[PDB]
Solved structure of RNA (E/E-site-tRNA) from Saccharomyces cerevisiae, 76 nucleotides shown. An Rfam search finds the family "tRNA" in it. Rfam classes the family as a transfer RNA. For this family Rfam cites "tRNAscan-SE: a program for improved detection of transfer RNA genes in genomic sequence" (Lowe and Eddy, Nucleic Acids Res, 1997). The family has 954 seed sequences and 5,335,975 matches in Rfam 15.1. The entry has 79 different proteins, among them ribosomal protein eL43, ribosomal protein eS7 and ribosomal protein uS19. The source organism's lineage runs through Eukaryota, Ascomycota, Saccharomycetales, Saccharomycetaceae and Saccharomyces. It comes from the structure "tRNA translocation by the eukaryotic 80S ribosome and the impact of GTP hydrolysis, Translocation-intermediate-POST-3 (TI-POST-3)". It was solved by electron microscopy to 3.5 angstrom. The sample was in a buffer at pH 7.5.

RNA sequence: GCGGACUUAGCUCAGUUGGGAGAGCGCCAGACUGAAGAUCUGGAGGUCCUGUGUUCGAUCCACAGAGUUCGCACCA
Repeated sequence: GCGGACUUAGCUCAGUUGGGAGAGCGCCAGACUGAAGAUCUGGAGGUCCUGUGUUCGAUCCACAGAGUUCGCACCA
C1' cells in the first nucleotide's frame, strides 16, 4: 500500500430477502431458604466507532477517516 475480519448495551457476542433491538456474565427488587450454593421472574444500562449521500426509514446500502489482527513484493 492491497484484500479480508473485529469496531455494539459495565464486559463477551448475535442481528441485511434493509421495517429499532436480544442472550449470558454484572446491579437492584421479589419466590423456598438452620446459614450459604444453585434455580426462577421483573427492571436500569446500546444516537450500534465517527462523518457524508440513497430511502418514508442505515445496525445491516455506497465512500472517506480513526484503533487491533491476518498473508504479500516493499526502486525518493